[PDB]
An RNA structure (A/P tRNA) from Saccharomyces cerevisiae, in which 76 nucleotides are resolved. NCBI's taxonomy places the organism under Eukaryota, Fungi, Saccharomycotina, Saccharomycetes, Saccharomyces. The reconstruction used 95,228 particles. Best et al. published it in Nat Commun in 2023: "Structural basis for clearing of ribosome collisions by the RQT complex". Released in 2023, the model rests on electron microscopy data to a resolution of 2.5 A. It holds a match to the Rfam family "tRNA". Rfam links the family to the GO term triplet codon-amino acid adaptor activity. It is annotated as a transfer RNA. The entry also models magnesium and zinc ions. Entry title: Collided ribosome in a disome unit from S. cerevisiae.
C1' cells in the first nucleotide's frame, strides 16, 4: 500500500447458530491461627472498538474508519 485475520472487566481467554455476557489473573471483604504461611469462599468490574446495516429480540448476521497482525515482485 494493492492482498488476507480478528476487536469482550485494570489484564487475558470462552461469546451454542441470536433470546446468556461466563473462565482465569488483579482488587476488596470473610473462615481457618502456635518458635507457618498458605489454603477455601462472597462481591464490584467489559454501549463486548466506534457509527449505521443486522432482527421483533444482534454485542455474536454486512460496509467504513480506528488499533494491531499474517501474505509480498519472478525475466530483464
Nucleotide at each position: 500500500g494493492c492482498c488476507c485475520g480478528g476487536a469482550u472487566a485494570g489484564c487475558u481467554c470462552a461469546g451454542u447458530c441470536g433470546g446468556u455476557a461466563g473462565a482465569g489473573c488483579a482488587g476488596g471483604g470473610g473462615a481457618u491461627u502456635a518458635g507457618g504461611a498458605a489454603u477455601c469462599c462472597c462481591c464490584g468490574u467489559g454501549u463486548c472498538c466506534u457509527u449505521g446495516g443486522u432482527u421483533c429480540g444482534a454485542u455474536u448476521c454486512c460496509g467504513a474508519g480506528u488499533c494491531c497482525g499474517g501474505g509480498c515482485a519472478c525475466c530483464a